[PDB]
RNA sequence: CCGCAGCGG
RNA sequence: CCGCAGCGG
Ligand code: MYC
Repeated sequence: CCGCAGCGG
Repeated sequence: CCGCAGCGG
C1' cells in the first nucleotide's frame, strides 16, 4: 500500500 | 463514507 467474514459514528 | 484495532499478501 491492497484485500477480507468485526465494532463504532 | 470515515475512523479503529485483527489477519493475509
Ligand atoms: C475475518 C476477520 C476479519 C476480517 C476478515 C476475516 C476482521 C476485520 C476485517 C476487516 C475487513 C474489512 C475492513 C476492515 C477490517 O477483516 O477482524 O477495516 O475494511 O473489509 O476487522 O475473514 O476476523